[PDB]
Context: bound to proteins that are not shown
RNA sequence: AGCCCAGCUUGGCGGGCGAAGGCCAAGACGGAGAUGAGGUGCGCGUGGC
DNA sequence: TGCCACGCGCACCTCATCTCCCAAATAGACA
DNA sequence: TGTCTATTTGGGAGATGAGGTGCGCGTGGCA
Repeated sequence: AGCCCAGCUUGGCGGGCGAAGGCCAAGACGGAGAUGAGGUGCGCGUGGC
RNA backbone atom coordinates (compact mmCIF):
# COMPACT_ATOMS: atom_id res chain seq x y z
C1' A A 1 0.00 0.00 0.00
C1' G A 2 -3.67 -3.60 0.15
C1' C A 3 -7.45 -7.12 2.31
C1' C A 4 -10.36 -8.08 6.74
C1' C A 5 -13.04 -6.64 11.67
C1' A A 6 -22.61 -7.94 11.70
C1' G A 7 -25.64 -8.24 4.54
C1' C A 8 -23.51 -4.90 -0.26
C1' U A 9 -21.31 -0.09 -2.22
C1' U A 10 -19.16 4.69 -0.66
C1' G A 11 -16.93 7.57 3.56
C1' G A 12 -15.23 8.63 9.00
C1' C A 13 -13.11 6.74 13.80
C1' G A 14 -10.73 2.60 16.23
C1' G A 15 -8.08 -2.25 15.28
C1' G A 16 -5.84 -7.30 12.76
C1' C A 17 -2.01 -9.48 9.29
C1' G A 18 -4.84 -15.14 9.39
C1' A A 19 -6.01 -12.83 13.24
C1' A A 20 -8.52 -9.36 15.46
C1' G A 21 -13.04 -5.43 17.66
C1' G A 22 -16.15 -3.01 16.74
C1' C A 23 -18.95 1.91 16.26
C1' C A 24 -21.21 5.75 13.13
C1' A A 25 -23.28 8.18 8.45
C1' A A 26 -25.50 8.13 3.16
C1' G A 27 -27.36 5.09 -0.82
C1' A A 28 -29.26 1.08 -3.48
C1' C A 29 -31.00 -3.73 -3.13
C1' G A 30 -34.69 -10.32 -7.03
C1' G A 31 -32.17 -14.41 -5.91
C1' A A 32 -30.86 -19.31 -7.47
C1' G A 33 -29.76 -22.65 -11.31
C1' A A 34 -27.92 -23.97 -15.92
C1' U A 35 -25.74 -23.13 -20.46
C1' G A 36 -22.86 -20.51 -23.83
C1' A A 37 -18.94 -17.29 -24.24
C1' G A 38 -14.95 -14.18 -22.70
C1' G A 39 -10.77 -12.71 -19.95
C1' U A 40 -6.45 -13.01 -16.94
C1' G A 41 -2.05 -15.48 -15.38
C1' C A 42 2.11 -18.77 -15.91
C1' G A 43 4.96 -22.14 -19.12
C1' C A 44 5.99 -24.34 -24.34
C1' G A 45 6.51 -24.37 -29.87
C1' U A 46 7.37 -21.35 -34.27
C1' G A 47 9.52 -17.50 -36.28
C1' G A 48 11.03 -12.18 -36.88
C1' C A 49 14.69 -10.04 -34.09
C1' DT B 1 -1.16 4.81 -46.41
C1' DG B 2 0.07 0.17 -44.11
C1' DC B 3 0.73 -2.26 -39.59
C1' DC B 4 0.20 -4.35 -35.08
C1' DA B 5 2.80 -12.55 -33.60
C1' DC B 6 0.81 -16.86 -34.99
C1' DG B 7 -0.71 -21.62 -32.01
C1' DC B 8 -0.61 -24.83 -27.86
C1' DG B 9 -1.11 -26.68 -22.16
C1' DC B 10 -3.70 -25.84 -17.51
C1' DA B 11 -5.67 -23.08 -13.65
C1' DC B 12 -8.92 -19.79 -12.26
C1' DC B 13 -12.12 -16.07 -12.63
C1' DT B 14 -16.36 -13.13 -14.68
C1' DC B 15 -20.17 -11.73 -18.39
C1' DA B 16 -24.82 -12.60 -21.14
C1' DT B 17 -29.46 -14.73 -21.45
C1' DC B 18 -33.16 -17.36 -19.98
C1' DT B 19 -36.42 -19.84 -16.60
C1' DC B 20 -38.68 -20.35 -12.09
C1' DC B 21 -40.11 -19.32 -7.66
C1' DC B 22 -46.17 -26.09 -6.05
C1' DA B 23 -49.53 -28.23 -3.77
C1' DA B 24 -52.51 -32.59 -3.29
C1' DA B 25 -52.53 -37.08 -1.30
C1' DT B 26 -50.97 -39.85 2.21
C1' DA B 27 -48.77 -41.00 6.71
C1' DG B 28 -47.55 -40.07 11.56
C1' DA B 29 -47.61 -37.94 16.40
C1' DC B 30 -50.37 -36.74 19.57
C1' DA B 31 -54.33 -36.21 22.69
C1' DT C 1 -61.07 -41.53 17.03
C1' DG C 2 -59.88 -36.22 15.04
C1' DT C 3 -56.45 -31.76 14.43
C1' DC C 4 -52.14 -30.74 13.24
C1' DT C 5 -47.68 -31.72 11.29
C1' DA C 6 -44.48 -33.94 7.97
C1' DT C 7 -43.39 -36.50 3.92
C1' DT C 8 -44.08 -38.62 -0.82
C1' DT C 9 -45.08 -37.50 -5.37
C1' DG C 10 -46.30 -36.06 -9.67
C1' DG C 11 -45.69 -32.58 -11.86
C1' DG C 12 -45.21 -28.96 -15.62
C1' DA C 13 -45.59 -31.16 -20.54
C1' DG C 14 -46.31 -33.77 -24.84
C1' DA C 15 -42.78 -34.24 -26.53
C1' DT C 16 -37.07 -34.08 -33.67
C1' DG C 17 -33.44 -31.63 -34.14
C1' DA C 18 -26.13 -29.23 -31.16
C1' DG C 19 -21.69 -26.92 -33.51
C1' DG C 20 -23.48 -20.62 -33.95
C1' DT C 21 -21.80 -16.26 -36.26
C1' DG C 22 -22.14 -12.09 -42.31
C1' DC C 23 -28.49 -8.34 -40.04
C1' DG C 24 -27.00 -4.90 -37.36
C1' DC C 25 -25.77 -4.16 -33.03
C1' DG C 26 -19.46 -2.68 -31.11
C1' DT C 27 -14.53 -1.64 -31.68
C1' DG C 28 -8.27 1.86 -34.45
C1' DG C 29 -4.41 4.78 -33.68
C1' DC C 30 0.59 5.01 -34.73
C1' DA C 31 4.48 5.74 -37.60